[PDB]
RNA sequence: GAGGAAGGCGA
RNA sequence: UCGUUAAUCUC
Numbered sequence: 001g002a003g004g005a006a007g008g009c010g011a
Numbered sequence: 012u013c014g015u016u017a018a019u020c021u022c
Base pairs, nucleotide, nucleotide: 001022002021003020004019007016008015009014010013011012
C1' cells in the first nucleotide's frame, strides 16, 4: 500500500 | 439500527 477482525463508544 | 472507533491478523 490493500483487505480482513475480537471488541468498544455516541445518538 | 445508524454513525464512529479498534485490540489485532493476512498478502

An RNA: 22 nucleotides with solved positions. The 2004 paper behind the entry is "Structural Features and Thermodynamics of the J4/5 Loop from the Candida albicans and Candida dubliniensis Group I Introns". The PDB entry is titled "J4/5 Loop from the Candida albicans and Candida dubliniensis Group I Introns". NMR data were recorded at pH 6.1 and 298 K. The entry is indexed under RNA, internal loop, tandem mismatch, GU pairs, AA pairs. It was solved by solution NMR.